[PDB]
Context: bound to proteins that are not shown
RNA sequence: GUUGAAACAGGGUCAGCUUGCCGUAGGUGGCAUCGCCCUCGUC
DNA sequence: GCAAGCTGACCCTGAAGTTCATCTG
DNA sequence: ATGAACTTCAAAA
Numbered sequence: 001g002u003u004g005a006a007a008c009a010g011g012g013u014c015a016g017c018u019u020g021c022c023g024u025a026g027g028u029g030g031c032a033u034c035g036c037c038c039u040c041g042u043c
Numbered sequence: 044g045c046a047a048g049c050t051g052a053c054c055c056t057g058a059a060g061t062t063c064a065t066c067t068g
Numbered sequence: 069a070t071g072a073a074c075t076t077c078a079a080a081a
Stems, first nucleotide, its partner, number of pairs: 011054003017048003021044001057077007
């Protein structure tokens, strides 16, 4: 005391109105734990 | 079986000339 | 007499 003054991005609106993963199917056709050894070797 | 229909946005808010109405003049 | 509302201008990519 004579100097950027004023600015809204908002008023506002259902993303769903909706959709059977399903009819689909033998882990299997198949193979000796065995071919083998005194718990006394001693008393 | 690479989707179905469905949008993907409202309305304004401009420059300048012509009217509407309340301030000291 | 001059601040706020009214009316015409092109028909967007």
Molecule: crRNA (43-MER)
Organism: Neisseria lactamica